[PDB]
Context: one part of a larger RNA, bound to proteins that are not shown
RNA sequence: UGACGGGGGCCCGCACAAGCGGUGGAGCAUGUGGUUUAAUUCGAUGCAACGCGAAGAACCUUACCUGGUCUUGACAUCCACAGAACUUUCCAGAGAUGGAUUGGUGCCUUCGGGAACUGUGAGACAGGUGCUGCAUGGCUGUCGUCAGCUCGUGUUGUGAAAUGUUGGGUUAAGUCCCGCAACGAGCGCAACCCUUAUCUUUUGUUGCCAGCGGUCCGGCCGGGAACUCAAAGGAGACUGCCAGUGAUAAACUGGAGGAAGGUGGGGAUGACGUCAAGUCAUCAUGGCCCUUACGACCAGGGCUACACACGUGCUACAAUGGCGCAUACAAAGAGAAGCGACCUCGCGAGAGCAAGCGGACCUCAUAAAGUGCGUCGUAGUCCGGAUUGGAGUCUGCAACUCGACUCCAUGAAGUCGGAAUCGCUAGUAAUCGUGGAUCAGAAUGCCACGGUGAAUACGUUCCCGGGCCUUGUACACACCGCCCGUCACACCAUGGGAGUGGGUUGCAAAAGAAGUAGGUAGCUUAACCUUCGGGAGGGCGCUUACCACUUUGUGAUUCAUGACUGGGGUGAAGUCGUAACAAGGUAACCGUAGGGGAACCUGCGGUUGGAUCACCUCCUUA
RNA sequence: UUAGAGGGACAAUCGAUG
Numbered sequence: 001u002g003a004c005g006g007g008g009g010c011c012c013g014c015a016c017a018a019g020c021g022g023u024g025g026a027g028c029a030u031g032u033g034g035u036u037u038a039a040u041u042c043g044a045u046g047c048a049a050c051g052c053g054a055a056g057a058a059c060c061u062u063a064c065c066u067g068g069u070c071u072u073g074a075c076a077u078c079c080a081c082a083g084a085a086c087u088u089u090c091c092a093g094a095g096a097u098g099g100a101u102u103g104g105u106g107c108c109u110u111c112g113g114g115a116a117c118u119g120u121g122a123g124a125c126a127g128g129u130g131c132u133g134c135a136u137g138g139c140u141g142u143c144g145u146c147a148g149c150u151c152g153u154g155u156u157g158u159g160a161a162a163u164g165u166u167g168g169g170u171u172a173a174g175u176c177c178c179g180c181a182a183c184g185a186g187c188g189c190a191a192c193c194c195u196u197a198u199c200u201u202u203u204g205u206u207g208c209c210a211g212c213g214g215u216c217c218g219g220c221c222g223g224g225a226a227c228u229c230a231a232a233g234g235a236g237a238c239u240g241c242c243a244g245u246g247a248u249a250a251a252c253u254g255g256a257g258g259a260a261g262g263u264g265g266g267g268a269u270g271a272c273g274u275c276a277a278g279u280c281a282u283c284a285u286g287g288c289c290c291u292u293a294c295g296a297c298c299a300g301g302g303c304u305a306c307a308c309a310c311g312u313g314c315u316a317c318a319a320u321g322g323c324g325c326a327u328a329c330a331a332a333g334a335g336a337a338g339c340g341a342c343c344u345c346g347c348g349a350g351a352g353c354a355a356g357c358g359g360a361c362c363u364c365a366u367a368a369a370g371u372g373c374g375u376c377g378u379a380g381u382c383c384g385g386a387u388u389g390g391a392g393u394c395u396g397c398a399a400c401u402c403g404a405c406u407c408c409a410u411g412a413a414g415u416c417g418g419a420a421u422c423g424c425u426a427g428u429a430a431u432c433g434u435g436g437a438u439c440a441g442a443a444u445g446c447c448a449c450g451g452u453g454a455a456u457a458c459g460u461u462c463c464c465g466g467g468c469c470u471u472g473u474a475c476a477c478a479c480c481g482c483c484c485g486u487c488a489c490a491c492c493a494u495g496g497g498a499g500u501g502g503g504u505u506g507c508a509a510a511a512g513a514a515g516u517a518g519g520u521a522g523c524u525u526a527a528c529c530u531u532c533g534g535g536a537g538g539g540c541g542c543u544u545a546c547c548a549c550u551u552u553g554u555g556a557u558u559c560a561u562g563a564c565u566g567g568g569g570u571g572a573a574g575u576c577g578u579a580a581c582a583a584g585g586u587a588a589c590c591g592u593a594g595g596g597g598a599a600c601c602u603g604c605g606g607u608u609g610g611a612u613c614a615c616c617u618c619c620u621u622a
Numbered sequence: 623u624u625a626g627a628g629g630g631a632c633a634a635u636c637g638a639u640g
Stems, first nucleotide, its partner, number of pairs: 001476002003473003007470007015460002019424005026315008034306002042053002064301007073125001077124002079121005086103001089100004107114003127290002130288003136284002138279003141275001143273001148187006154163003167178003193267004198235007208224002212222003238261001241255005317417001321376007333364003338357002343352003383414001388409007430452007479584001481581001484577002487574001489571004494566003499561012515546006522540004528535002587608009615630003619626002
Other pairs, nucleotide, nucleotide, family: 002478tSS004582tWS007583cHS014018tWW015463cWS016462cWS017425tWH017458tHS018456cSS024418tHS024419tHS025316cWW025414cSS026413cSS029051tWS031050cSS034307tWS036040tWW037039tHS038065cSS039301tSS041054tWW041281tWS044049cSS055446tWS057061cWS057303tWH058396tWS058402tWS058440tWH062302tWS062303cWW063281cWS063302cWW071293tWH072124tWH073074cHS075126cWS076125tWS084116tWS085104tHS087102cWW088101cWW093095tHS093096tHS095298cSS106115cWW126291tHS132280tHS133137cWH133283cWH135280tWH135285tWS138282tHS142274cWW144270tSS144272tWH147188tWS148174cHS148271tSS151165tHH152164tHS153164cHS154181tWS157159tHS157160tHS164183cHS166179cWW168247cWS169250tSS170175cWW171173tHS173189cSS204205cHS204207tWS204225tWS205207tHS205360cWH207225cWW207228cWS208226tWS208227cWS209210cHS209219tHS211223cWS215218tWS219222cWH229360cWS236259tWS236260tWS237258cWS239241cHS240256cWW240262cWH246249tHS246250tHS247249cHS256262cWH257261tWH258260tHS261262cHS280285tWS289294tWS293295tHS313444cSS317380cWS317414tSS318321cSS318381tWH319378tHS319379tWH328369tWH329368tWH330450cSS331434tWS331449cSS332365cWW335338cSS336358tWW340355tHS341354tHS342353cWW346349tHS347407cWS348406cSS349392tWS356362cSS357359cSS367433cSS368432cSS369451tSS377378cHS380381cHS384413tHS385411tSS385412tHS386411tHS387410cWW395399tWH395440cSS396398tHS399403tHS399441tWS423429cSS425456tWW426455tHH427428cHS427453tWS428454tWH429453tHS437445cWW438443tWW443445cHS457459cHS459461cHS472582cSS474580tWS474581cSS483579cWS485598cSS486575cWW493567cWW497563tHS498562tHS511549tHS512548tHS513547tHS514547tWW521541tHS530533tWS576597tWS577598tWS578579cHS582585cWH583611cHS614631tWS618627cWW
């Protein structure tokens, strides 16, 4: 800075309330999942996939399957050769295709040949609905018609950033005013656009008929241009006027006038961005891939299968109704390989003949609900109309798989639907018909059109989505966030551990080689002195002291190792809970104690490094 | 100059995970 909160404040929306009608139960239609299959082609998957691409699969479409086929090829350009293109008829084959056959001889210059077109022949290519939407363009959905989203310059901050854009009031609105270190601008909002509601001018046919005269009664004819209507121009609505509230403002509330009143109603219009949202199968496109095949042609089959589950609808369960008879009132739209009257034939779908219309003319094309009369009389029925048998019509080469419609018969479930859940605030919901695109044929879908026509809104406390301000955050692919511990498995390091094996070392002793020193059982003796007897002195031997090796006992220290065991760390998407981060859903944490599978819980004291403290009443104060 | 208390009101059930 966002985002989020089981934080706070203020506001919006069929968000809730107040109501009406549904869905979920049944049958059928349609799409999806799954299953099956030779194939059930591909894509779309919370809201924002599921009657979605498909505005229409019998063949074609068609992308899929089986089989039969082809190789500059179905489609394009380029060169050479040979023939105008085209056309009748037949055979084989399911057809692609292959083989015959009947004619034809064109257009423009020159005498060479060309334009068009067909066939053959190499190859340069052509071909792909093959893959990647997570490489893309373009196009689309969504929050969300929500009021937001930004920039320049200035200023504040070291900076990410902020301011503007917040505040008071107001609005549907970042609408507008008043404030304000902002001053301005842009994309959004509003307006400009279409349609609807009223008036007026013009022009009246194929449209109109007030008055006029005819009428065979039909605006039917003469007529008229009044009206309705057609469609070009113009007027109209702006809080313009009046009165209150308000900050001398913006604005709000009421009143008048007016067809309309405050955005009159409806549409078109979709900001910066979000979801690597959707689409390589509309198309285009980078890369990849196959080029006698993932290309191309053909017939048949499939996309329509079915123990099942879901979405979206149609029809019902009846008497506010079903049937029968009679009868009234619409709006939009389409039409030439088309819409197709009148008349006739058929119970009917329809058929035959055939007018009109490229349309204010003709046709599609008697609107239905309604209204009046009758009947039914609460029953699985005179409700419902699924399923099935028979007989048909139309389209189309062709309705077996697998079309629509009609007739006769058949007469299923269903007696108002569990949990849950959807749409809608007025010409709306609900009910009732009508038309169109697609289309040979094939709507209960889609897109339009009118008829009838409600109920309810005290209110914002609770649910969902959003907007603005503020606060907390351990969040930032942003609460679908982050994150804690036990347990399980593997690995690594480490503490403890009955012990075990080494190194070093202390203490107390033993020991005593050689050497030196002291002492002298004994043995011996060159120098000196001798009275020649010997003496002094020396040596050896012995002995004592000191001491190296070596030995014993008991410790200390250190290193390695040890069954098992404690805590720690790492790891693969394991199990159990959710303790912390927001008031984290019992505020968190610190010390201590007790308890508990685990995060933890509880007591006691302490700390803020906790959020909220809105509204209404009652007193008080200076 | 507006503030301070008290009551209504607010709060109080369930609410895990990715």
The depositors describe the entry as "Impacts of ribosomal RNA sequence variation on gene expression and phenotype: Cryo-EM structure of the rrsH ribosome (HBB-70S)". This is an experimental structure of RNA (16S ribosomal RNA (rRNA) from the rrnH operon, nucleotides 921 to 1542; Synthetic messenger RNA (mRNA) 60 bp in length, nucleotides 22 to 39), with 640 nucleotides shown. An Rfam search finds the family "Bacterial small subunit ribosomal RNA" in it. The family has 99 seed sequences and 42,628 matches in Rfam 15.1. For this family Rfam cites "Crystal structure of the ribosome at 5.5 A resolution" (Yusupov et al., Science, 2001). Primary citation: Welfer et al., Philos.Trans.R.Soc.Lond.B Biol.Sci. (2025), "Impacts of ribosomal RNA sequence variation on gene expression and phenotype". The entry has 49 different proteins, among them 50S ribosomal protein L32, 30S ribosomal protein S2 and 50S ribosomal protein L14.